Overview: The PDB entry is titled "Minimally Junctioned Hairpin Ribozyme Incorporates A38C and 2'O-Me Modification at Active Site". An RNA structure (Loop A and Loop B Ribozyme strand; Loop B S-turn strand; Loop A Substrate strand), in which 61 nucleotides are resolved. Crystallisation conditions: PEG 2K MME, lithium sulfate, sodium cacodylate, spermidine, cobalt hexaammine, pH 7.8, VAPOR DIFFUSION, HANGING DROP, temperature 293K. Ions in the entry include sulfate. Method: X-ray crystallography, resolution 2.65 angstrom. The entry became public in 2008.
RNA sequence: CGGUGAGAAGGG
RNA sequence: GGCAGAGAAACACACGA
RNA sequence: UCGUGGUCCAUUACCUGCC
RNA sequence: UCCCAGUCCACCG
Repeated sequence: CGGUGAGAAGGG
Repeated sequence: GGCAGAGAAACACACGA
Repeated sequence: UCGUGGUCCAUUACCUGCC
Repeated sequence: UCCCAGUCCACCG
């Protein structure tokens, strides 16, 4: 840097 | 409502002050 | 606390089309 | 429940 998973705040 | 087009705001973060 | 920013070049309100 | 996903977290290249 990239790929997932999760997901705070906020919106819906 | 699903798909497609278009699409701000909020918040977080960074920097400035 | 306030201001500017983008990766948010997003999508989630708002609008449009199709079914 | 659920959709979104610039900090944080986990695993992978």